Shown are 23 nucleotides from a PDB entry: RNA. The structure was determined by X-ray diffraction at 3.1 angstroms resolution and released in 2016. Crystals were grown from: 23% (w/v) PEG 3350, 0.25 M KSCN, 100 mM MOPS (pH 7.8). The PDB entry is titled "Crystal structure of RIG-I helicase-RD in complex with 24-mer 5' triphosphate hairpin RNA". The work is reported in "Structural basis for m7G recognition and 2'-O-methyl discrimination in capped RNAs by the innate immune receptor RIG-I" (Devarkar et al., Proc.Natl.Acad.Sci.USA, 2016). Ions in the entry include zinc and magnesium. It was solved together with Probable ATP-dependent RNA helicase DDX58.

Context: bound to proteins that are not shown
RNA sequence: AAUAUAAUAGUGAUAUUAUAUUC
Numbered sequence: 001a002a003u004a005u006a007a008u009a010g011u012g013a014u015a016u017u018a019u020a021u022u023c
Stems, first nucleotide, its partner, number of pairs: 001022009
Other pairs, nucleotide, nucleotide, family: 010012tHS010013tHS
């Protein structure tokens, strides 16, 4: 820096934290 998963608020895009991974 990016990606995935889980919990949580939101109708939702998302967001916070946790966990793990990759470059």